Shown are 131 nucleotides from a PDB entry: RNA (Guide RNA) with a sequence from Corynebacterium diphtheriae, together with DNA. Hirano et al. published it in Nat Commun in 2019: "Structural basis for the promiscuous PAM recognition by Corynebacterium diphtheriae Cas9". Entry title: Crystal structure of Corynebacterium diphtheriae Cas9 in complex with sgRNA and target DNA. The organism belongs to Corynebacterium, within Bacteria. The entry is indexed under CRISPR-Cas, Cas9, PAM, DNA endonuclease, Ribonucleoprotein, HYDROLASE-DNA-RNA complex. Method: X-ray diffraction, resolution 2.9 angstrom. The entry became public in 2019. On the sample the depositors note: in vitro transcription.
[PDB]
Context: bound to proteins that are not shown
RNA sequence: GGAAAUUAGGUGCGCUUGGCACUGGGGUUCAGGAAACUGAACCUCAGUAAGCAUUGGCUCGUUUCCAAUGUUGAUUGCUCCGCCGGUG
RNA sequence: CGCCGGC
DNA sequence: CATTACCCGCCAAGCGCACCTAATTTCC
DNA sequence: GGGTAATG
Repeated sequence: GGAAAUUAGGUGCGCUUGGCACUGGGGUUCAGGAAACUGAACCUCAGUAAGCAUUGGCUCGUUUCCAAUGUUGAUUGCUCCGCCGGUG
Repeated sequence: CGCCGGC
RNA backbone atom coordinates (compact mmCIF):
# COMPACT_ATOMS: atom_id res chain seq x y z
C1' G A 1 0.00 0.00 0.00
C1' G A 2 -4.60 -3.19 0.53
C1' A A 3 -8.55 -6.24 3.25
C1' A A 4 -11.97 -7.34 7.76
C1' A A 5 -14.20 -5.62 12.37
C1' U A 6 -14.59 -1.08 14.80
C1' U A 7 -15.28 4.31 16.99
C1' A A 8 -15.54 9.68 14.70
C1' G A 9 -16.96 12.36 10.41
C1' G A 10 -18.01 13.67 5.30
C1' U A 11 -19.80 13.26 0.33
C1' G A 12 -23.21 11.38 -3.29
C1' C A 13 -27.76 9.63 -4.26
C1' G A 14 -32.29 6.56 -3.13
C1' C A 15 -37.49 6.34 -1.01
C1' U A 16 -41.83 8.30 1.12
C1' U A 17 -44.00 12.41 3.08
C1' G A 18 -44.72 17.74 4.90
C1' G A 19 -45.25 23.05 3.84
C1' C A 20 -45.39 27.15 0.30
C1' A A 21 -45.08 29.73 -4.56
C1' C A 22 -47.43 29.75 -9.45
C1' U A 23 -51.89 29.09 -12.89
C1' G A 24 -57.12 27.66 -13.22
C1' G A 25 -62.42 26.86 -11.17
C1' G A 26 -65.43 28.40 -7.04
C1' G A 27 -66.83 31.33 -2.86
C1' U A 28 -66.99 34.92 1.10
C1' U A 29 -65.53 39.50 3.07
C1' C A 30 -63.43 44.14 2.20
C1' A A 31 -61.24 48.80 -0.33
C1' G A 32 -62.82 52.68 -4.30
C1' G A 33 -66.87 53.94 -6.89
C1' A A 34 -73.68 56.67 -7.71
C1' A A 35 -73.92 52.31 -10.32
C1' A A 36 -72.05 49.20 -14.00
C1' C A 37 -67.61 47.53 -12.30
C1' U A 38 -62.43 47.12 -11.15
C1' G A 39 -58.81 45.68 -7.63
C1' A A 40 -56.97 43.47 -3.07
C1' A A 41 -56.92 40.19 0.79
C1' C A 42 -58.43 35.49 2.34
C1' C A 43 -60.82 30.27 2.05
C1' U A 44 -61.69 26.05 -0.98
C1' C A 45 -61.12 22.48 -4.89
C1' A A 46 -57.91 21.31 -9.17
C1' G A 47 -53.35 21.15 -12.21
C1' U A 48 -48.27 21.01 -10.72
C1' A A 49 -43.17 19.55 -16.60
C1' A A 50 -44.30 19.11 -22.01
C1' G A 51 -45.30 14.07 -22.89
C1' C A 52 -44.84 8.60 -24.02
C1' A A 53 -46.97 3.48 -23.74
C1' U A 54 -51.30 0.09 -23.33
C1' U A 55 -56.64 -0.50 -23.55
C1' G A 56 -61.27 1.36 -25.04
C1' G A 57 -64.03 5.17 -27.59
C1' C A 58 -65.37 9.87 -31.04
C1' U A 59 -66.95 14.05 -35.16
C1' C A 60 -61.25 8.91 -36.65
C1' G A 61 -58.19 14.71 -36.73
C1' U A 62 -51.14 16.87 -41.10
C1' U A 63 -55.70 22.30 -36.80
C1' U A 64 -53.61 14.46 -34.22
C1' C A 65 -59.55 14.52 -30.29
C1' C A 66 -61.70 12.21 -25.36
C1' A A 67 -61.43 8.65 -21.11
C1' A A 68 -59.07 5.07 -17.80
C1' U A 69 -54.50 2.69 -16.15
C1' G A 70 -49.21 2.72 -15.90
C1' U A 71 -44.89 5.64 -16.21
C1' U A 72 -38.13 3.99 -15.92
C1' G A 73 -40.88 11.11 -18.47
C1' A A 74 -35.10 14.60 -16.60
C1' U A 75 -28.65 9.79 -14.63
C1' U A 76 -25.62 7.04 -18.22
C1' G A 77 -23.08 13.74 -23.61
C1' C A 78 -21.83 10.77 -31.25
C1' U A 79 -30.23 11.27 -31.51
C1' C A 80 -32.15 7.90 -35.34
C1' C A 81 -30.59 3.92 -38.67
C1' G A 82 -26.95 0.19 -39.13
C1' C A 83 -22.69 -3.26 -37.53
C1' C A 84 -19.98 -5.56 -33.57
C1' G A 85 -19.11 -6.48 -28.14
C1' G A 86 -20.89 -7.90 -23.67
C1' U A 87 -25.29 -8.60 -20.68
C1' G A 88 -30.96 -9.73 -18.40
C1' C B 1 -37.03 -8.06 -27.18
C1' G B 2 -34.47 -4.65 -23.60
C1' C B 3 -30.33 -2.39 -21.05
C1' C B 4 -24.99 -0.97 -21.25
C1' G B 5 -20.66 -0.22 -24.29
C1' G B 6 -17.61 0.65 -29.20
C1' C B 7 -17.55 2.72 -34.22
C1' DC C 1 -25.47 44.79 -37.08
C1' DA C 2 -23.79 45.17 -31.96
C1' DT C 3 -24.54 45.83 -27.00
C1' DT C 4 -26.70 45.76 -22.43
C1' DA C 5 -30.20 45.39 -18.42
C1' DC C 6 -32.66 41.88 -16.34
C1' DC C 7 -35.26 37.49 -15.99
C1' DC C 8 -34.96 32.68 -14.15
C1' DG C 9 -39.74 28.92 -8.19
C1' DC C 10 -38.14 27.74 -2.98
C1' DC C 11 -37.86 25.44 2.28
C1' DA C 12 -38.33 21.53 5.73
C1' DA C 13 -38.39 15.91 7.75
C1' DG C 14 -36.57 10.52 8.70
C1' DC C 15 -34.09 7.07 7.11
C1' DG C 16 -30.68 3.71 3.91
C1' DC C 17 -27.72 2.13 -0.19
C1' DA C 18 -23.07 3.44 -2.18
C1' DC C 19 -18.25 5.60 -1.43
C1' DC C 20 -14.19 8.33 0.95
C1' DT C 21 -11.12 10.36 4.95
C1' DA C 22 -8.61 9.83 10.05
C1' DA C 23 -7.32 6.33 14.09
C1' DT C 24 -6.78 0.94 16.88
C1' DT C 25 -6.29 -4.93 16.99
C1' DT C 26 -4.97 -9.10 13.49
C1' DC C 27 -3.33 -10.76 8.48
C1' DC C 28 -1.99 -10.73 3.70
C1' DG D 1 -24.78 30.34 -16.62
C1' DG D 2 -28.73 30.57 -20.23
C1' DG D 3 -32.00 33.37 -22.77
C1' DT D 4 -35.48 37.58 -23.75
C1' DA D 5 -36.46 42.37 -24.54
C1' DA D 6 -34.69 46.44 -25.20
C1' DT D 7 -31.42 49.87 -26.46
C1' DG D 8 -27.40 51.60 -29.65